The depositors describe the entry as "Small subunit of Trichomonas vaginalis ribosome". Shown are 601 nucleotides from a PDB entry: RNA (18S, nucleotides 954 to 1577) from Trichomonas vaginalis.

Context: one part of a larger RNA, bound to proteins that are not shown
RNA sequence: UGACGGAAGGGCACACCAGGGGUGGAGCCUGUGGCUUAAUUUGAAUCAACACGGGGAAACUACCCAGGACCAGAUG
RNA sequence: UUUAUGACUGACAGGCUUCGGGUCUUUCAGGAUAUUGUUUUUGGUGGUGCAUGGCCGUUGGUGGUGCGUGGGUUGACCUGUC
RNA sequence: CGUUGAUUCAGCUAACGAGCGAGAUUAUCGCCAAUUAUUUACUUUGCCGAAGUCCUUCGGUUAAAGUUCUAAUUGGGACUCCCUGCG
RNA sequence: UAGCAGGUGGAAGAGGGUAGCAAUAACAGGUCCGUGAUGCCCUUUAGAUGCUCUGGGCUGCACGCGUGCUACAAUGUUAGGA
RNA sequence: CAAUAGGA
RNA sequence: GCGAGCCUGAGAGGGUGCGCUACUCUUAUAAUCCCUAACGUAGUUGGGAUUGACGUUUGUAAUCAGCGUCAUGAACCAGGAAUCCCUUGUAAAUGUGUGUCAACAACGCACGUUGAAUACGUCCCUGCCCUUUGUACACACCGCCCGUCGCUCCUACCGAUUGGAUGACUCGGUGAAAUCACCGGAUG
RNA sequence: GAAAGUGAUUAAAUCACGUUAUCUAGAGGAAGGAGAAGUCGUAACAAGGUAACGGUAGGUGAACCUGCCGUUGGAUCA
Numbered sequence: 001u002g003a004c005g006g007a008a009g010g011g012c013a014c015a016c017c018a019g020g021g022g023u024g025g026a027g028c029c030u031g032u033g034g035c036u037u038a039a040u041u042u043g044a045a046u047c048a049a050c051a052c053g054g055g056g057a058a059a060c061u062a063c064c065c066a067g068g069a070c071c072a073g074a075u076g
Numbered sequence: 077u078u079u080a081u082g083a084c085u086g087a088c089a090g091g092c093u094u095c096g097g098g099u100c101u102u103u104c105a106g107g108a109u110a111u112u113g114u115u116u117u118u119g120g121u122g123g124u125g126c127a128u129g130g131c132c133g134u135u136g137g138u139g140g141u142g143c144g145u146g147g148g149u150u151g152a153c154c155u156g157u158c
Numbered sequence: 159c160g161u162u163g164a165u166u167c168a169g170c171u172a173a174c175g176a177g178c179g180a181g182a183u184u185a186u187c188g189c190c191a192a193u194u195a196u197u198u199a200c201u202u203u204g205c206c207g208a209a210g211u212c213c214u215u216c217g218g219u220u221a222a223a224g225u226u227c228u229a230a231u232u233g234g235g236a237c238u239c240c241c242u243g244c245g
Numbered sequence: 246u247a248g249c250a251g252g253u254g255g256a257a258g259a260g261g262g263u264a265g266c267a268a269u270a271a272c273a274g275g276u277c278c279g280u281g282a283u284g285c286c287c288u289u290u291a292g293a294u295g296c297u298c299u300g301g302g303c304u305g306c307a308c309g310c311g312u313g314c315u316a317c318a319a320u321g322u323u324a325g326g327a
Numbered sequence: 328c329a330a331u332a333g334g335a
Numbered sequence: 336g337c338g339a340g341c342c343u344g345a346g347a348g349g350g351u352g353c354g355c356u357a358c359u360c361u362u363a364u365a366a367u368c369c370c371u372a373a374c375g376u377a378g379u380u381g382g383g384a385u386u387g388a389c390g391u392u393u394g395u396a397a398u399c400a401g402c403g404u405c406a407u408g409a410a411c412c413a414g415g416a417a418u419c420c421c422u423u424g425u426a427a428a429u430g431u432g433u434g435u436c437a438a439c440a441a442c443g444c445a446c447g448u449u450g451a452a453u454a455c456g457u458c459c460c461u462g463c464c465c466u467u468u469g470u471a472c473a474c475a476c477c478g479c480c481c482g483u484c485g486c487u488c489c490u491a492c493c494g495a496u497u498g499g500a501u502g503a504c505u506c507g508g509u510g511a512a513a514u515c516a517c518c519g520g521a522u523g
Numbered sequence: 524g525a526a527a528g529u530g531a532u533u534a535a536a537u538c539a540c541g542u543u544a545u546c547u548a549g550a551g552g553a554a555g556g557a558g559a560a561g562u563c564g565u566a567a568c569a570a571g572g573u574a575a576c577g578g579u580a581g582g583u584g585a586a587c588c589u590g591c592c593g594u595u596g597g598a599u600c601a
Stems, first nucleotide, its partner, number of pairs: 001473002003470003007467005013461001015457002019421005026315003030311004034306002042053002064301005070295001084106003089101001120287001122286003128282001130276002135270001140178002143175003146155003160167001184264004189234007199225005204219004209214001237258001240252005317414001321374006333361002340351004381411001386406003390402003427449008476571001478568001481564002486558005493551001496548001498547007507538003512533006574595009
Other pairs, nucleotide, nucleotide, family: 002475tWS004569tWS007570cHS012462cWW013015tHS013458tWH015460cWS016459cWS018453cSS019452cSS020426tSS024416tHS025316cWW025411cSS026410cSS028441tWS029051tHS029312cWW031050cSS032045cWS034307tWS036040tWW037039tHS038065cSS039301tSS041055tWH041278tWS042055tWW044049cSS057061cWS058394tWS058437tWH063278tWS069296cWW071291tWS071293tWH079108tWS082084tHS082107tWS083107tHS088097cHH090100cWW093096tSS096098tWS118289cWW119288cWW124277tWS125129cWH127277tWH128283cWS130279tHS132275cWW134271cWW134274cWH136269cWW137267tWS139179tWS140165tHS140268tWS142176cWS144156tHS146172tWS149151tHS160247tSS161166cWW162164tHS164180cSS196221tWS200227cWS208215cWH210213cWS221222cHS224226cHS225227cHS228358cWS235256tWS235257tWS236255cWS238240cHS239259cWH245247tHS252259cWH254258tWH255257tHS258259cSS277283tWS289291cHS314441cSS317378cWS318321cSS318379tWH328366tWH329447cSS330446cSS334336cSS336355cWW337354cWW338352tWS338353tHS339352tHS344347tHS346390tWS346403cSS355357cSS365430cSS365447tWS366429cSS366448tWS375376cWS378379cHS378381tWS382410tHS383409tHS384408tHS385407cWW388405cWW389403cWW393397tWH393437cSS394396tHS396398tHS397400tHS422453tWW423452cHH424425cHS424450tWS426450tHS435440tWW440442tWS457459cHS458460cHS469569cSS471567tWS480566tWS482585cSS484562cWW492552cWW494550tHS495549tHS503541cWW505540cWW506539cWW510535tHS511534tHS518527cWW519526tHS520524cWS520525tHS521524tWS563584tWS564585tWS569572cWH599601tHS
C1' cells in the first nucleotide's frame, strides 16, 4: 500500500421482504459426464462449462475408424 | 543420369475387384508439361491459448481512475482524490 | 459534513489547475404541424355497376379536392420551470 | 443552499421508457477446430497428419446432472361457428 | 381481430 | 427465390406457373379470447409416449429425416430436501416470422396479441461500493499456522555393569646399584 | 694398603591401594534436529469466533483447559 474480518459506521441491488409463475417428480427433445466401440473426432467445469463453439453432423461439412486412389514432388 | 530412334501421359471391351485404365490380358490415342539422384518449397481442423497477435467474456457497467507545479515524509507513499 | 443512479453537485480545505470515466452525444418508441403524394398509402365528394329496392351497404374509377389514418425528412416539446411542504 | 416529497397542468414528470457506446488496472479464464494472424516443435519414408472416392461413426446405453418441451384437465378438452 | 421479417 | 388463380386426391401431396427486382405482387382471413352444442370427476372424449402397417416429399442415398392415414392408448391425481426469474404493457399464457436449411425446431434472435397479483421498503440471508479500525495474510482467509502419535536418518544425554582402556599423582610394602661411616687385611 | 661384611643416606625398579582426568561398551529410557504435499484435531494471527499474554496450581489423546492475581504488547487515551 493492498487483500481479508463470524469488527464498527455510511450507502446501495430482485439480495431478501411481500407476492406471481416455474424448475427439482413423470414422458419426450437436446447438451455433458460415465460405460461401450474398429471409430464413438474434439474444445469448455462455481458464478464466468453443460439448446455454448451460431455445433438443427443422413453424404460433403470432419477433425475420428476400415478399405482404395491422387501429387498441389515447386525450384535446384 | 534418361529422352525425339518416344521422357511422361489418356482410354474401349473383358478379368481381378466394393466400383475401375488402382492393377492385368490385349494396343490404340497424345507429344517435352520431363525422368533418376540431390536440395527443400508448399500443404496440414497435427502439438503447445503456460510462446504470441487480434477478438470476446469476466473482476465490475459498479463509480471509478490517475498526470503538471506546490506541500508533507529519510522512505514505501500520501495530499489533491475530504 | 448533506445531496445524487454516479469522485453527482454543494461546501470545507496545503493545496491550486488540467484531464479520462459518469453526464453530454447517437439510435429508437410515444405527442405535435409544417414540407410532399389521383398509377407504390388512404379519405371525402362525384360518376357507373350489383343488391336494398326512398336513400342503407358493398365493388370499381389517370376524376375533382385533399391529408384524419399510411409512409419519412426538417423542426417544436419537459426545465424540478410552476405551486405547497421539508432541508 | 445542493436538492428532496407531493400536486396542478400536460402526449409525456422526475435520467420521459428501452437500448447502444463505456475509463484505467488485471485474470497464465477462452480461441493455434475462423483466417493468407502467427513463433517453435514434427509431418511430407507419397503404405503421408497433404487431398479425395465408397461405407461407417460423432445419434452407440445398467446409470448421474444442466437448459427446454408437453401434461396431469371442467377457469377444461372435443365439434361447429364468429 | 395483429406486428416485425424475408423473397429472380 | 416468393410462388397468384383454377383443376386433381380423405389426407399429406401433385400438376399448371399469374404478379413482383417489392408500402404495388407474394409467404398471409394468426393464436389465447368470444359465441352455440357434446362430455361428467374417472387414469375418463384428460394425457399422446412407445410400437405394427399402408400412402408420400426432399435428396446420389431415408439404413437413425419430416408430413399424412388407420390401429397400439404407457408414465403422470401438482411433484421431497432444495433452488430460479421477475416491478408495468413487466410476469404468465398465446401464437407469427427470421437465423441455420435440399429436407428437419421442442433451440437462438426478433415480433405482436390477451394482460395480473405484490413492493414503493430494509440490510436478516447473498453480494457490491466508500470511511475508520485490527492483522504473524501478499500465491493475499480456498491465506498462514500449533502439538501428540506413525515412518527413516543423524547427534548428545540418563542407564543396571562396584563397566572397559590409557595417563598422572597419593599412601605404603619388597627393594638392584652407588656414595658416606665403621670395621677388615688377599697383597707392599 | 683390594675384596667381603655391617649401619647410614640418595634411591631406580616392581607389587598394591586410593583417587583423578581424558577417551570408550551398554539392553533400554527420554529428548532435540532433518526429510518426504500420513494420521488426529484447529490452539494462534480478525472481537481468530471463549480478547490475548505473564506468574502459579490442578486436570486431559494432542494442541490446550479451568482457578486465583497481574500487565495492554486490547477491541477503551472519553

It holds a match to the Rfam family "Eukaryotic small subunit ribosomal RNA". The reconstruction used 57,162 particles. Li et al. published it in Cell Res. in 2017: "Cryo-EM structures of the 80S ribosomes from human parasites Trichomonas vaginalis and Toxoplasma gondii". The entry is indexed under Trichomonas vaginalis ribosome, rRNA, rprotein, RIBOSOME.